[PDB]
DNA sequence: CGTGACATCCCG
C1' cells in the first nucleotide's frame, strides 16, 4: 500500500 | 442488537 482476525470503554 | 474511537495481532 492492500486485505483480515481480535479485544476494551462509552453511548444509542 | 446496533453506533462511534482506542488499541493488539496476522497475511501478501
Nucleotide at each position: 500500500c492492500g486485505g483480515g482476525a481480535u479485544g476494551u470503554c462509552a453511548c444509542g
The RNA, together with DNA, has 24 modelled nucleotides. Wu et al. published it in Nucleic Acids Res. in 2019: "A unique exonuclease ExoG cleaves between RNA and DNA in mitochondrial DNA replication". Ions in the entry include magnesium and chloride. Entry title: Human EXOG-H140A in complex with RNA/DNA hybrid duplex. Released in 2019, the model rests on X-ray diffraction data to a resolution of 2.8 angstrom.